[PDB]
């Protein structure tokens, strides 16, 4: 610092931190019949939510302030840097061949 805090979706185990399995859900990544893009598709790799942001000021709308969650992960490398994985799902639009 930008986006987004509406919407959705729980059972068990710990004393807590947080952990297992499973769910939303579409923020990185990644695929998307040869080539490119995509704000559009999967829901596989990262996360994240899975009771539920709280003050404050407004009748309310909403707004300040805080505070959350993204802005892909991991291995090696002294930095430059180099390397692995990403579905049994999706095949959509537009332009090119």
């Nucleotide at each position: 610092g930008g986006a987004u805090c509406a919407c959705g979706a729980g059972g068990g185990g710990g004393a807590g931190a947080c952990c297992c399995c499973g769910g939303c859900a579409a923020c990185c990544u990644g695929g998307g019949a040869c080539g490119g893009a995509c704000a559009c598709c999967c829901a596989a790799g990262g996360u994240g939510c899975u009771c539920a942001c709280a003050c404050c000021g407004g009748a309310g709308a909403c707004g300040g302030u805080g505070g959350a969650u993204c802005c892909g992960g991991c291995c090696c490398g002294a930095g430059a840097g180099g390397g692995c994985a990403a579905c049994g799902a999706a095949g959509g639009u537009c332009c090119g061949a």
This is an experimental structure of RNA (SAM-I/IV riboswitch), with 97 nucleotides shown. It is bound to s-adenosylmethionine (SAM). On the sample the depositors note: T7 transcription. The entry also models magnesium ions. An Rfam search finds the family "SAM-I/IV (S-adenosyl methionine) riboswitch aptamer" in it. Rfam 15.1 lists 567 matches to the family in 508 species. Crystals were grown from: 1:1 mix of RNA mix and mother liquor. RNA mix contained RNA and 1 mM SAM. Mother liquor contained 50 mM Na-cacodylate, pH 7.0, 250 mM ammonium acetate, 20 mM MgCl2, and 16% 2-methyl-2,4-pentanediol (MPD), VAPOR DIFFUSION, HANGING DROP, temperature 303.15K. Keywords: riboswitch, aptamer, pseudoknot, regulation, S-adenosylmethionine, RNA. It comes from the structure "Structure of the SAM-I/IV riboswitch (env87(deltaU92))". Primary citation: Trausch et al., Proc.Natl.Acad.Sci.USA (2014), "Structural basis for diversity in the SAM clan of riboswitches". Released in 2014, the model rests on X-ray crystallography data to a resolution of 3.2 angstroms.